[PDB]
Context: bound to proteins that are not shown
RNA sequence: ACUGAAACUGUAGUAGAACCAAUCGGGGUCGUCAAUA
RNA sequence: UAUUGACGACCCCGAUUGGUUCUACUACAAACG
Numbered sequence: 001a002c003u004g005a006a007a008c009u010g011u012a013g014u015a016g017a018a019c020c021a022a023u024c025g026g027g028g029u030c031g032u033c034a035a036u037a
Numbered sequence: 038u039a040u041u042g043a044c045g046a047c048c049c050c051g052a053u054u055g056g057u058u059c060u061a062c063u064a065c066a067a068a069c070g
Base pairs, nucleotide, nucleotide: 009066010065011064012063013062015060016059017058018057019056021054022053023052024051025050027048028047029046030045031044032043033042034041035040036039037038
Other pairs, nucleotide, nucleotide, family: none
């Protein structure tokens, strides 16, 4: 008084289903303002 | 005691909801005659 070799952490899997950017509002209309003399 | 003597526009957006709910790994190959 002798390194083991060789081996894909890979395979399948739709970040998706539902949700109204919407509710209310006559483009309308009258007397005020200043403080003394 | 109640007189002096006429002018002049304004509003320009306001309030609110601003995410809600579900799925959060599932089968495998290594375990087991």

Released in 2024, the model rests on cryo-EM data to a resolution of 2.77 angstroms. Solved structure of RNA (CRISPR RNA; Target RNA) from Synechocystis sp. PCC 6803, 70 nucleotides shown. Schwartz et al. published it in Nat Commun in 2024: "RNA targeting and cleavage by the type III-Dv CRISPR effector complex". It comes from the structure "CRISPR-Cas type III-D effector complex bound to a target RNA". Among the 5 different proteins in the entry, which are not shown, are Cas7-Cas5-Cas11, Cas10 and Cas7-2x.